[PDB]
């Protein structure tokens, strides 16, 4: 600084990080 609840990690699940 950039990505995520319009759903990250992670194993449809999982709910807040992740680069």
């Nucleotide at each position: 600084g950039g990505c995520g609840a319009a759903g990250a990690a992670c194993c449809g699940g999982g709910g807040a990080g992740c680069c």